Record summary:
The RNA (U5 snRNA) from Homo sapiens has 92 modelled nucleotides. Rfam match: U5 spliceosomal RNA. By type it is a spliceosomal small nuclear RNA. Rfam describes the family as follows. U5 RNA is a component of both types of known spliceosome. The precise function of this molecule is unknown, though it is known that the 5' loop is required for splice site selection and p220 binding, and that both the 3' stem-loop and the Sm site are important for Sm protein binding and cap methylation. Rfam links the family to the GO terms U5 snRNP and spliceosomal tri-snRNP complex assembly. A reference for the family is Zwieb (1997), "The uRNA database", Nucleic Acids Res. Rfam 15.1 lists 28,527 matches to the family in 2,489 species. Released in 2024, the model rests on electron microscopy data to a resolution of 3.5 angstroms. The depositors describe the entry as "Integrative Structure of the human intron lariat Spliceosome (ILS'')". NCBI's taxonomy places the organism under Eukaryota, Bilateria, Theria, Haplorrhini, Homo.
Context: bound to proteins that are not shown
RNA sequence: GUUUCUCUUCAGAUCGCAUAAAUCUUUCGCCUUUUACUAAAGAUUUCCGUGGAGAGGAACA
RNA sequence: CCAAUUUUUUGAGCCUUGCCUUGGCAAGGCU
Repeated sequence: GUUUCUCUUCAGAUCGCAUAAAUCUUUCGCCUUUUACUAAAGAUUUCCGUGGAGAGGAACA
Repeated sequence: CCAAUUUUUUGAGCCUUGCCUUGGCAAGGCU
């Protein structure tokens, strides 16, 4: 110097040429009741993944 | 890497007039 592993920090970005679920507020629908729902909007979070920079280790050069 | 007009291998150098206190300046004339 190339790979690796771990940690810290910032993410503006098709952070993703891919695409899930949950909560609340409303408009609806089947509807004894309630989950589980429907399908549109908005505010929200969770999850599968990602990039930049820095620190440290390890392995071959 | 080249001295042949376009730059770097030279048209050089020398006098006379005016002014300027001097120094020199404005020139002009030569080879």